The depositors describe the entry as "Cryo-EM structure of ancestral Dicer helicase bound to 27-bp dsRNA in internally-bound transition state". The RNA has 54 modelled nucleotides.

[PDB]
Context: bound to proteins that are not shown
RNA sequence: AUACGUCCUGAUAGUUAGUAUCCAUCG
RNA sequence: CGAUGGAUACUAACUAUCAGGACGUAU
Numbered sequence: 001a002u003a004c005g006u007c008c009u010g011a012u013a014g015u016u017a018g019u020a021u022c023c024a025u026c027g
Numbered sequence: 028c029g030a031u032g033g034a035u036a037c038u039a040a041c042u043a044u045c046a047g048g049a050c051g052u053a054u
Base pairs, nucleotide, nucleotide: 001054002053003052004051005050006049007048008047009046010045011044012043013042014041015040016039017038018037019036020035021034022033023032024031025030026029027028
């Protein structure tokens, strides 16, 4: 100096749950 | 006013990738 595994941080992409707002349909 | 659907913004969790930091192993 490099690779692998583990832990922490940021970003990216995807998934899940919560809050707020707007637009359409009905009583 | 109430009921339903669709879209946008914010938060949390998970997964994968990247980047950085730390540890062990091997080269």

Ions in the entry include magnesium. The 2025 paper behind the entry is "Biochemical and structural basis of Dicer helicase function unveiled by resurrecting ancient proteins". Protein in the same entry: AncD1D2.